The RNA has 34 modelled nucleotides. The model includes bound 5'-O-[(S)-hydroxy(4-methyl-1H-imidazol-5-yl)phosphoryl]guanosine (8OS). The entry is indexed under RNA, hairpin, tetraloop/receptor. Crystals were grown from: 50 mM MgCl2, 0.2 M Lithium sulfate monohydrate, 0.1 M BIS-TRIS pH 7.0, 25% w/v Polyethylene glycol 3,350. The depositors describe the entry as "RNA hairpin structure containing tetraloop/receptor motif, complexed with 2-MeImpG analogue". The 2018 paper behind the entry is "Structural Rationale for the Enhanced Catalysis of Nonenzymatic RNA Primer Extension by a Downstream Oligonucleotide". The structure was determined by X-ray crystallography at 2.6 angstroms resolution and released in 2018.

RNA sequence: CUGCUGGCUAAGGCCCGAAAGG
RNA sequence: CUAUGCCUGCUG
Ligand code: 8OS
Numbered sequence: 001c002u003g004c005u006g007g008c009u010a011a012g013g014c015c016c017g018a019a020a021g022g
Numbered sequence: 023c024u025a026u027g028c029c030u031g032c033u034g
Base pairs, nucleotide, nucleotide: 001034003032004031006029007028008027011026012024013023015022016021
Other pairs, nucleotide, nucleotide, family: 002033cWW005030cWW009025tWH010011cHS010024tWS017019tHS017020tHS025027tHS
C1' cells in the first nucleotide's frame, strides 16, 4: 500500500439557536 | 453530529 476492526481530529458541511454557544 | 484529514492492530 489493500481490505477489515478500533480510535483521534473537524478545515469544509449539516442540525438546534436571535446571537453567543451547543 | 459529520472525513474529502489522520493514527493503531490485524490482513495479503
Ligand atoms: O456543528 C454541529 N452540528 C450538529 N449537527 N450538531 C452539533 C454541532 N455542534 C455541536 N453539536 C451538537 O452538540 C451535537 O448534537 C452534539 O451531540 C452536541 C455536543 O457537541 P460537542 O461535544 O461537539 C461540543 N462542541 C463544542 N462544545 C461541545 C460540548